[PDB]
């Protein structure tokens, strides 16, 4: 560098709820909430040539 995998690989973002709020938002919780062709200005890692 190629390939298959989505949330029981993970981060982020988004979304919903809850709480707080100087009403700008913030925090927390949530995957029968969300694309393995990314919709990321990581497709990071794992797996496999």
């Nucleotide at each position: 560098g190629g390939g298959a995998c989505g949330g029981u690989c993970g981060g982020g973002u988004c979304c919903a709820g809850a709480u707080a709020u100087u009403c700008g938002u913030a925090u927390c919780u949530g995957u029968c909430g969300a694309g393995u062709a990314g919709a990321g200005u990581g497709u990071g890692g794992g797996c496999u040539c």